Context: bound to proteins that are not shown
RNA sequence: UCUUGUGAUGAGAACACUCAUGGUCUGAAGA
RNA sequence: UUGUGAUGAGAACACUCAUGGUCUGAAGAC
RNA sequence: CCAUGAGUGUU
RNA sequence: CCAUGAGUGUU
Numbered sequence: 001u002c003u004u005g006u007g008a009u010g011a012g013a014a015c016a017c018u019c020a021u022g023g024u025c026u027g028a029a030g031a
Numbered sequence: 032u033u034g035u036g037a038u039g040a041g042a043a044c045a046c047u048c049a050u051g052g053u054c055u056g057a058a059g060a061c
Numbered sequence: 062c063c064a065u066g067a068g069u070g071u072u
Numbered sequence: 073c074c075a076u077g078a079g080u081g082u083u
Stems, first nucleotide, its partner, number of pairs: 002059002010054001014071010025039001029032001043082010
Other pairs, nucleotide, nucleotide, family: 001060cWW004057tWS005057tWS007056tSS007057tHS008056tHS008058tSS009055cWW026038cWW027036tSS027037tHS028033tWS028034tWS028036tHS029037tSS
């Protein structure tokens, strides 16, 4: 010098879903 | 009546709407 | 519900 | 995502 509160910078967390595999109650007493 | 399952288990899953809670804050680039 | 692997939608 | 209120599906 240029953009900038009529928004710079930061922000290692936009939301909604699908399938596959595994983890999948108790344990002998009741009227 | 009952291990070919008694008893206990105040936690089946999947969704909708309404109302509120709704970033930072002054510096960056050549 | 958790973990893993492969994916989809608004795109 | 949280809390509250009114509801729905498999029924």
This is an experimental structure of RNA (C/D RNA; substrate) with a sequence from Sulfolobus solfataricus, with 83 nucleotides shown.
It comes from the structure "Crystal structure of box C/D RNP with 13 nt guide regions and 11 nt substrates".
It was solved together with C/D box methylation guide ribonucleoprotein complex aNOP56 subunit, 50S ribosomal protein L7Ae and Fibrillarin-like rRNA/tRNA 2'-O-methyltransferase.
Primary citation: Yang et al., Proc.Natl.Acad.Sci.USA (2016), "Box C/D guide RNAs recognize a maximum of 10 nt of substrates".